[PDB]
RNA sequence: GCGCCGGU
RNA sequence: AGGCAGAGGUGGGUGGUGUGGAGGAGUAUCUGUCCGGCGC
Ligand code: TFX
Numbered sequence: 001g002c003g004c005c006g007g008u
Numbered sequence: 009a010g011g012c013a014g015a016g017g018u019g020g021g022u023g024g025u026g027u028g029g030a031g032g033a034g035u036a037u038c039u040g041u042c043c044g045g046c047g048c
Stems, first nucleotide, its partner, number of pairs: 001048006010042006025036001
Other pairs, nucleotide, nucleotide, family: 016021tWH016025tWH016033cWS017021cWH017034cWH019023cWH019031cWH020024cWH020032cWH021026cWH023028cWH024029cWH026034cWH028030tHS028031cWH029030cSS029032cWH
C1' cells in the first nucleotide's frame, strides 16, 4: 500500500 | 453483531435494527473513516 476478515 | 458517523422502500425507523423477515432498496444493509489481525 493493496487484498481480505471481524457476531449479539 | 469491532468503534464512530452518515444514509430511509412515494410505507415508515417515535413500530422493531430485527426474536416477524415472511411482502416492499430481504440473501436486507451500504458508504466514509478509525481500528486489531492477516498474507503479498
Ligand atoms: N438503513 S438504518 C440493517 N441490518 C439494515 C438496514 C439498516 C440498519 C440495519 C438501515 C437505513 C438506516 C437509517 C437511515 C437510512 C437507511 C441490521 C441488516 C438502510 C437514515
An RNA: 48 nucleotides with solved positions. The depositors describe the entry as "Beetroot dimer bound to ThT". Method: X-ray diffraction, resolution 2.1 A. The entry became public in 2023. The entry also models potassium ions.